This is an experimental structure of RNA, with 43 nucleotides shown. It was solved by X-ray diffraction to 2 angstrom.
[PDB]
RNA sequence: UGCGUCACACCGGUGAAGUCGC
RNA sequence: GCGUCACACCGGUGAAGUCGC
Numbered sequence: 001u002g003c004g005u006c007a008c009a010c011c012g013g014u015g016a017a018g019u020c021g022c
Numbered sequence: 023g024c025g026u027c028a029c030a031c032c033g034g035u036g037a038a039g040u041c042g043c
Base pairs, nucleotide, nucleotide: 002043003042004041006039008036009035010034011033012032013031014030015029018027020025021024022023
């Protein structure tokens, strides 16, 4: 220098009948 | 019906957290 797991915060998306608010 | 949240999961982002090769 490079490579993997995990934590934290966030972006985008998928999934028939979960929740709150108007 | 609209927006927030919960859930199974996919692809990513953030110089300064973690264990390791």
Crystallisation conditions: Na Cacodylate, Spermine, NH4Cl, MPD, pH 7, VAPOR DIFFUSION, HANGING DROP, temperature 293K.